[PDB]
Context: one part of a larger RNA, bound to proteins that are not shown
C1' cells in the first nucleotide's frame, strides 16, 4: 500500500460499467472560407473546360476565354481617387540601418589610412505605431451678381 | 453640310465647407500544399418513443353467414284432458292424467371462483391439484366463407385482430433526429484553465467577453 | 538609458463604514425639577371668588434614562484616484479665416535661444505588440473576516483574500479544504509535529507547581459537544472586623421577664402575621427565631466571670477536580496503558522527523555565449641565424583537427498538473526511391530463467518450434496503435 474506467464540488464507495481471453472496434471524407507556414511566379497570376504532340488514365506543348487581383462608391442615376515627369500616406512624432556626414584619443603609423565612444547632419529617415491633413464617392449646408466660360444660335460661305 | 462674330436664352463647367465611409494617399497578389478553426454533408462511434410510403396477415381470436356435428341420470310439475263431490245459478273443491319453463340437481363438454394451494431458471412464456360456475340454452363445436390497419370487430375491457395492440406485422425512406447517457485506442517533454460578464422560449444548451495555448514580430560580442 | 512597467515613501484629491451622537436637526423614548400660564380636568378655604393654599393635567424653560437597515454636527483603519521631468522648465517673436479680443500681448500651434548631476525607494520573473477571436470552460466547493434570510442546519445568499477542483509529500490515529510544504533522478547534512511502548527520538544525572475523579479523571489547534447555579474538596487571591485587654473553640452561668401593652383565639403568657417600640440587671439574660411545645413552659446559638493564652472569624474571587451530566451491537485520549505522570499550566536543554532548504553527481528544459584561412591553415617540442640581454624569421625533427554548420564546445537557472494546447519520439500497413540489403545453409509468425539496449513507447539478439518470404533508410501516405462502450463475433 483500497479498484479501475466514469459523471461529479467530492468515488474505495452501499453511484454506473467491467467473470475471463482473442480478433474487430470510434474525430473521417468532401464543399466552402479563414489564419498560419511551405513553394513557384509576381501587376500579375492560374494550362487542367478543351485542343495538340506522342511513349500511355501519366508526362509534354498550347490558342482563345474566364476566375481572382490590379478602383472604388452609391438605394439608384450619376460619378470616380490633387498640378510626385521628382515627395510611400503629404506633413509631424517615435525612429534599427547607411562609404552616410560633421567633431578629441586609442591603435598599425607607406607618418597615410584604419576601427571604437559622448557629438553635427542628411535620408523616403525602411518597417511599425501615434497624430494632423488631402483626395474619390455619398449626404447636407451654402458663395454661384455667376462675372462668367463654351456650345447648337445673332456672321456669311454653304 | 461646313468655317468665319461678340452677346445673352436653352445648357455644361467652375467657389467654400462640414460630416460619413468595408474607399484612396504609387500596386501584392494569384496558384498550390500542409496544419488548425468555423459551417453543411451519416459527420467521432453507438442509442430513442416517433413520423411517412408500399405491402402482409381472421392457422390464434372477434363477429357474421353457409353447411354439419354433439349435450348421462334424475328433480319439479304450467296449460289442455278425465272422473268425482258440492251449489238455485255463477261457478267452486278433491283426486288423477299430462309433461310446459332462456326451471332445478348433476355426468360429458364448455368455463375459471377460491385456496391469493402447487409450480414459479416450470411439465408449461399461463400449467398442475382441489374446490367451485353453467349444463337443452342469448348453449358448445368442425370445415367453408366474410370483414384488414387510423382499418376491422366488439352483450364494451381500450378488449381482440397469429406468445405483438390506446393504432398489428413486414420492408423501405433510414446511418431519421437527440442541448441527453455511454465509450473514444502510443510514449516522453513543455506551458496550463474555467465555473464569471452580457444576451437568448435562455435555466442539463449556446453565442459573447474573460481566463489558455500556439505562432510570430518590433526593440542580445 | 533619461526604455519603461508594477507593491511602498512623499504630495494631493476622494469617501460616510467602524467608532461617536441624541444637553444638534429628523425619529423615537424614561423620569422628575423650575415655571411663563389663564389651557384648565374640575378644584381647594369660598355660591365662582382673584380673599389664600394654587390641587393636579396641559403649555414653556434649564435638565435626564436609553436608542435607530431605510437618522446624523463629527468621523477613522483598511481603501479609490492622480502626480513625482527632455514627452521637461523658463524665454524670445511668428502664424490664425476658424480663434477670441478693437491686441493679427489672448489661446492653441509652429521655430530659434538658455538650462551641471534626469529629480523618492526597491524590482526587472525580458518586457511591447499582433494574429489563430485558438482550445477547454461558462454545476463549482471549503475557510478566516464582514454579511442577509432562517429557530437551526454538514442549510440559503453575497463581499474579501487564500485554498480544494487540477496535487503528490510531512503532521492532525483517520480525513478534498486544516498546519507545514508544493514534487526531475540520487547521496549527504539541516529543519514547524513529536520524543513510556506500539513508532524514528527524553521513562531527560532539567525543574516549580496543580489535580484523586466509584462506572468516559484527564490527555494538543480546527475537532468531533455540554451550560446556568453551587462545593467547611483542595489550591491561590481581594476586602472587613476580633486579637496577645486574653478573644476563637469547648467543659462550666443566667436568658425569666416592667405584663396575655396591642397585634390575638391553630393562637402568643420571652415569639405566625404584626400598624408598631418604649423598660430589666450587672461579671453578666433577647414584646425571642422556632417544627408547631391546643394556648403556657422550658430550653439554648447573644451579653459576660471563667480556664484556655493563639490567631480566630466571616464575606468575596477564579485554577483544577467534583457535582450538574440520561440511550440503545461490544469499545475506544488511535491502541496499550499512565497517577512524586506517560494528565493539565508555565518553562528548560538534548534529540527525531518531509518530496522543503544547502552542497554535489546525472537527465531534461530554458536562456545566454563560443568555434569553422586545411594550399605547405593552426599550434607544440626541439635543431640554424638576424641579433638586445632576448625575441622574431628561414630551414630540418611527431602528432590533433573535413565538429550528420540539423554539429561540436562553454556557462547559468530551472522541474507539481486535470480540461486543454503544442513539440519531438515510438508501434502498423502501403506507395516511390534506395541499401551491388537478408533468406530452404531456414523468411514471416509463435514460444522462452539467452544476453542486452532505451526515462519511455519500443528495439536488437540467442535458442526452441516453423516452412517462403521479408527488413533498414529518404519521401509521401492511410481503413494506422484499445481495457472499458449492460461494445461486436468467437472461445473459455
Nucleotide at each position: 500500500a483500497c479498484c479501475c474506467g466514469u459523471c461529479u464540488u467530492g468515488a474505495a464507495a452501499c453511484a454506473c460499467g467491467g467473470a475471463c481471453c482473442a480478433a474487430g472496434g470510434a474525430g473521417u471524407c468532401u464543399a466552402a472560407c479563414a489564419u498560419a507556414u511551405g513553394u513557384g511566379c509576381a501587376a500579375g497570376u492560374u494550362a487542367u473546360u478543351g485542343g495538340g504532340a506522342u511513349a500511355u488514365a501519366a508526362a509534354c506543348c498550347u490558342a482563345a476565354u474566364a476566375g481572382c487581383g490590379u478602383a472604388a462608391u452609391u438605394a439608384a442615376c450619376u460619378u470616380g481617387a490633387c498640378u510626385a515627369a521628382u515627395a510611400a500616406u503629404g506633413g509631424g512624432a517615435u525612429u534599427a540601418g547607411u562609404u552616410u556626414u560633421u567633431u578629441a584619443g586609442c591603435u598599425a603609423u607607406u607618418u597615410a589610412u584604419a576601427g571604437c565612444u559622448a557629438a553635427u547632419u542628411a535620408a523616403c529617415a525602411c518597417a511599425a505605431u501615434c497624430c494632423c491633413g488631402g483626395g474619390g464617392c455619398g449626404u447636407u449646408c451654402u458663395a454661384u451678381a455667376u462675372a462668367g466660360u463654351u456650345a447648337u444660335g445673332u456672321a456669311u460661305a454653304a | 453640310u461646313u468655317a468665319u462674330g461678340c452677346c445673352u436664352c436653352u445648357a455644361a463647367c467652375u467657389g467654400g465647407a462640414a460630416c460619413g465611409u468595408a474607399c484612396c494617399u504609387u500596386g501584392a497578389g494569384c496558384a498550390u500544399a500542409u496544419a488548425u478553426g468555423c459551417u453543411g454533408u451519416g459527420a467521432c462511434c453507438c442509442g430513442a418513443a416517433a413520423g411517412a410510403u408500399g405491402g402482409u396477415g381472421a392457422a390464434c381470436u372477434a363477429u357474421a353467414c353457409u353447411u354439419g356435428a354433439u349435450c348421462a341420470g334424475g328433480u319439479u310439475g304450467a296449460a289442455g284432458u278425465c272422473a268425482g263431490g258440492g251449489g238455485a245459478a255463477a261457478c267452486c273443491c278433491u283426486g288423477a292424467u299430462g309433461g310446459a319453463a332462456g326451471a332445478c340437481c348433476g355426468a360429458a363438454a364448455c368455463a375459471g371462483u377460491u385456496c391469493u394451494g402447487a409450480c414459479g431458471u416450470g411439465c408449461a412464456a399461463a400449467u398442475c391439484g382441489a374446490u367451485u360456475g353453467u349444463c337443452a340454452g342469448a348453449a358448445u363445436u368442425g370445415a367453408g366463407u366474410a370483414u384488414a390497419g387510423g382499418g376491422g370487430c366488439g352483450a364494451a375491457a381500450g378488449a381482440c385482430c397469429a406468445a405483438u395492440c390506446g393504432a398489428a406485422c413486414c420492408a423501405u425512406c433510414u446511418a431519421g433526429u437527440a442541448g441527453c447517457u455511454g465509450g473514444u485506442u502510443c510514449c516522453u517533454u513543455c506551458c496550463g484553465a474555467a465555473g464569471u460578464u452580457u444576451c437568448c422560449c435562455u435555466c442539463a444548451g449556446g453565442a459573447u467577453a474573460g481566463c489558455u495555448g500556439g505562432u510570430g514580430c518590433a526593440u542580445a560580442u | 538609458a533619461a526604455a519603461u512597467a508594477a507593491u511602498c515613501u512623499u504630495a494631493u484629491c476622494u469617501g460616510g463604514u467602524a467608532a461617536a451622537g441624541c444637553g444638534a436637526a429628523u425619529g423615537a423614548u424614561u423620569a422628575g425639577a423650575g415655571g411663563c400660564c389663564u389651557u384648565a380636568g374640575g378644584g381647594u378655604c369660598g355660591a365662582a371668588a382673584c380673599g389664600a393654599u394654587c390641587u393636579u393635567a396641559a403649555c414653556c424653560u434649564a435638565u435626564u434614562c436609553u436608542c435607530a437597515a431605510a437618522c446624523u454636527u463629527u468621523a477613522a483603519a483598511u481603501g479609490g484616484g492622480u502626480a513625482a521631468g527632455a514627452a521637461c522648465c523658463u524665454u524670445a517673436a511668428c502664424u490664425u479665416u476658424c480663434u477670441u479680443g478693437a491686441u493679427a500681448u489672448g489661446a492653441a500651434g509652429a521655430u530659434c535661444a538658455a538650462g551641471g548631476u534626469u529629480a523618492u525607494g526597491a524590482u526587472a520573473u525580458a518586457a511591447a505588440u499582433g494574429u489563430c477571436c485558438c482550445a477547454g470552460u461558462g454545476g463549482g466547493c471549503c475557510a478566516c473576516u464582514u454579511u442577509u434570510g432562517g429557530u437551526a442546519a454538514g442549510c440559503a445568499g453575497a463581499a474579501c483574500u487564500g485554498g480544494c477542483g487540477c496535487u503528490g509529500u510531512g503532521g492532525g490515529a483517520u480525513g478534498a479544504a486544516c498546519c507545514a510544504a508544493a514534487c526531475g533522478u540520487a547521496a549527504u547534512g539541516u529543519u514547524a509535529c513529536g520524543u513510556g511502548c506500539c513508532c524514528a527520538a527524553a521513562u531527560u544525572a532539567a525543574c516549580a507547581a496543580c489535580u484523586c475523579a466509584u462506572g468516559c479523571a484527564g490527555a494538543u489547534a480546527c475537532c468531533a459537544u455540554g451550560a446556568a447555579a453551587g462545593g467547611c474538596g483542595u489550591u491561590g487571591g481581594u476586602u472587613g472586623c476580633u486579637u496577645a485587654a486574653a478573644a476563637c473553640a469547648g467543659c462550666a452561668g443566667g436568658a425569666c421577664g416592667g405584663u396575655g401593652a396591642u397585634c390575638a383565639u391553630g393562637g402568643a403568657a420571652g415569639u405566625c402575621g404584626a400598624a408598631a417600640u418604649c423598660c430589666g440587671c450587672u461579671a453578666a439574660g433577647g414584646a425571642g427565631u422556632g417544627u408547631g411545645u391546643a394556648a403556657c413552659a422550658a430550653c439554648u446559638c447573644a451579653c459576660c466571670u471563667g480556664c484556655c493564652g493563639a490567631a480566630g472569624c466571616a464575606a468575596c474571587u477564579a485554577g483544577c477536580c467534583c457535582u450538574u451530566a440520561a440511550a440503545a451491537u461490544g469499545g475506544a485520549u488511535g491502541g496499550c496503558g499512565c497517577u512524586u505522570a506517560a494528565g493539565u499550566u508555565g518553562u528548560a536543554u538534548a534529540c527525531c522527523u518531509a518530496u522543503a532548504c544547502a552542497u554535489u553527481a546525472c537527465c531534461g528544459c530554458u536562456a545566454a555565449a563560443g568555434u569553422a584561412g586545411a594550399u605547405g591553415a593552426u599550434u607544440u617540442a626541439u635543431a640554424u641565424u638576424a641579433c638586445u640581454u632576448g625575441u622574431g624569421a628561414u630551414a630540418u625533427a611527431a602528432a590533433u583537427u573535413u565538429u550528420g554548420a540539423a554539429a561540436c564546445u562553454u556557462u547559468a537557472g530551472u522541474g507539481a498538473g486535470u480540461a486543454g494546447g503544442a513539440a519531438g519520439g515510438u508501434a502498423c500497413a502501403a506507395u516511390g526511391g534506395u541499401a551491388u540489403g537478408c533468406g530452404u545453409a531456414g523468411a514471416a509468425g509463435u514460444g522462452u530463467u539467452u544476453g542486452g539496449c532505451g526515462u519511455a513507447a519500443g528495439c536488437c539478439u540467442g535458442c526452441a518450434u516453423g516452412g517462403a518470404g521479408c527488413u533498414g533508410c529518404c519521401a509521401u501516405u492511410g481503413g494506422u496503435a484499445c481495457a472499458g462502450a449492460u461494445c461486436u463475433u468467437g472461445g473459455u